[PDB]
């Protein structure tokens, strides 16, 4: 400083000269 989502918007939850899909606490 960074992506993306049950769960609508979050301090969240897995990675990164990007990897992830995902499912949970509040609200």
């Nucleotide at each position: 400083u960074c992506c993306g989502g049950u769960c609508g918007a979050c301090u969240c939850c897995g990675g990164a000269g990007a990897a992830a899909c995902a499912a949970a606490g509040u609200c």
Molecule: PEMV-1 mRNA pseudoknot